Keywords: alpha4 tetramer, LIGASE-RNA COMPLEX. tRNA: 71 nucleotides with solved positions. The 2007 paper behind the entry is "Structural insights into the first step of RNA-dependent cysteine biosynthesis in archaea". It comes from the structure "Crystal structure of Archaeoglobus fulgidus O-phosphoseryl-tRNA synthetase complexed with tRNACys and O-phosphoserine". Rfam match: tRNA. A reference for the family is Hou (1993), "The tertiary structure of tRNA and the development of the genetic code", Trends Biochem Sci. The family is grouped with related families in Rfam's "tRNA clan". About the family: Transfer RNA (tRNA) molecules are approximately 80 nucleotides in length. Their secondary structure includes four short double-helical elements and three loops (D, anti-codon, and T loops). Further hydrogen bonds mediate the characteristic L-shaped molecular structure. tRNAs have two regions of fundamental functional importance: the anti-codon, which is responsible for specific mRNA codon recognition, and the 3' end, to which the tRNAs corresponding amino acid is attached (by aminoacyl-tRNA synthetases). tRNAs cope with the degeneracy of the genetic code in two manners: having more than one tRNA (with a specific anti-codon) for a particular amino acid; and 'wobble' base-pairing, i.e. permitting non-standard base-pairing at the 3rd anti-codon position. The family has 954 seed sequences and 5,335,975 matches in Rfam 15.1. The family's RNA type in Rfam is transfer RNA. The entry also contains O-phosphoseryl-tRNA synthetase, not shown here. Crystallisation conditions: 8% PEG 6000, 1.2M NaCl, pH 8.0, VAPOR DIFFUSION, HANGING DROP, temperature 293K. Released in 2007, the model rests on X-ray crystallography data to a resolution of 2.6 A.
RNA sequence: GCCAGGGUGGCAGAGGGGCUUUGCGGCGGACUGCAGAUCCGCUUUACCCCGGUUCGAAUCCGGGCCCUGGC
Numbered sequence: 001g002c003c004a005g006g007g008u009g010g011c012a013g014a015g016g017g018g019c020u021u022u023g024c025g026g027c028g029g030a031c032u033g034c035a036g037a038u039c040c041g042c043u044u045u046a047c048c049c050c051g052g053u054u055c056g057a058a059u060c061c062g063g064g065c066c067c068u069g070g071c
Base pairs, nucleotide, nucleotide: 002070003069004068005067006066007065010024011023012022018055027041028040029039030038048064049063050062051061052060
């Protein structure tokens, strides 16, 4: 370089035009507890860049990168 599925918060992973997961992790506090636990509070509203569509795009379209099942 030519086919295709895609690029989400620290990690994981759903979803899909505006409201919106979730789990782990973590940090602060609470606890008469003799072992590696319990409860409450917690974020940087997270979804690459450039354009386009739109009242509004992470979610729609075109292009540039980045991962993969292919020559």